[PDB]
An RNA structure (P-tRNA) from Saccharomyces cerevisiae, in which 76 nucleotides are resolved. The 2019 paper behind the entry is "Structural and mutational analysis of the ribosome-arresting human XBP1u". Rfam match: tRNA. Gene Ontology term of the family: triplet codon-amino acid adaptor activity. About the family: Transfer RNA (tRNA) molecules are approximately 80 nucleotides in length. Their secondary structure includes four short double-helical elements and three loops (D, anti-codon, and T loops). Further hydrogen bonds mediate the characteristic L-shaped molecular structure. tRNAs have two regions of fundamental functional importance: the anti-codon, which is responsible for specific mRNA codon recognition, and the 3' end, to which the tRNAs corresponding amino acid is attached (by aminoacyl-tRNA synthetases). tRNAs cope with the degeneracy of the genetic code in two manners: having more than one tRNA (with a specific anti-codon) for a particular amino acid; and 'wobble' base-pairing, i.e. permitting non-standard base-pairing at the 3rd anti-codon position. The family's RNA type in Rfam is transfer RNA. It was solved by electron microscopy to 3 angstroms. Among the 78 different proteins in the entry, which are not shown, are eS19, ribosomal protein RACK1 and 60S ribosomal protein L5. The sample was in a buffer at pH 7.5. The entry is indexed under translational pausing, XBP1, UPR, RIBOSOME.

RNA sequence: GCUUCCGUAGUGCAGCGGCUAGCACGUUAGGCUCAUAAUCUAAAGGUCCUUGGUUCGAAACCAUCCGGGGGCACCA
Numbered sequence: 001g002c003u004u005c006c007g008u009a010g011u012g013c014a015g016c017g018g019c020u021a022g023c024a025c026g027u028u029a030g031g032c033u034c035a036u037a038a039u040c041u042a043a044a045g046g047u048c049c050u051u052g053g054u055u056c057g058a059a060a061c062c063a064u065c066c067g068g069g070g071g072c073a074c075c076a
Base pairs, nucleotide, nucleotide: 001072002071005068006067007066010025013022018056027043028042029041030040051063052062053061
Other pairs, nucleotide, nucleotide, family: 003070cWW004069cWW008014tWH009010cHS011024cWW012023cWW014021tWS015048tWW017055tWS017060tWS022046tWH026044cWW031039cWW032038tWW033035tHS054058tWH055057tHS
C1' cells in the first nucleotide's frame, strides 16, 4: 500500500429490512440457609462503531469514515 473481514447489553456471542434484538455470564431484588454458596423465583440493561444513501421500513443492503485482525511484499 494491495485484497479481504469485524465493530451488537457490563463481558464473550448470535441475528433470512418489518423484533419486545437473542444465549450465557455479570448485575440488582426476593426465597432457601444459622450465614455463604449453590438452588429456586423475579428484573435492568444495548447510541446496535460514525455519516449518508436505497427502502413505505435498514442492526443488516450501498457508499465513505474511524478501530481491528490476517495474507502478500517479488527475480534479479